[PDB]
Context: bound to proteins that are not shown
RNA sequence: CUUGCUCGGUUCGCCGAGACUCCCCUACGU
DNA sequence: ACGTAGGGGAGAATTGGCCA
DNA sequence: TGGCCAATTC
Numbered sequence: 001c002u003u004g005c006u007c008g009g010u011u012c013g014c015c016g017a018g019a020c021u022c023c024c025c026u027a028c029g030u
Numbered sequence: 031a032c033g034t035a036g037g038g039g040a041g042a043a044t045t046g047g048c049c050a
Numbered sequence: 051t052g053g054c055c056a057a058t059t060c
Base pairs, nucleotide, nucleotide: 005018006017007016009014022039023038024037025036026035027034030031043058044057045056046055047054049052050051
Other pairs, nucleotide, nucleotide, family: 004019cWW008015cWW009015cWW010011tSS021040cWW029032cWW041060cWH042059cWW
C1' cells in the first nucleotide's frame, strides 16, 4: 500500500500471513 | 540423487530537418 | 519563432 502471483482461516459479507530480479535461447550435465 | 549450466537481453540526452 | 519528432551517439 487499488491490479497480478503464493500459502491459511471463516459466520462466505473478506482478512491473516508471504515473495518481489526477471525474461527468452540451446544443449545435458554435477 | 534432481534440476543445471552458460550464452543473450531488460537507455536517453542531444540534434536536425522541419512544416504551420 | 517554434513545435514536433525521428535520427544521431555516447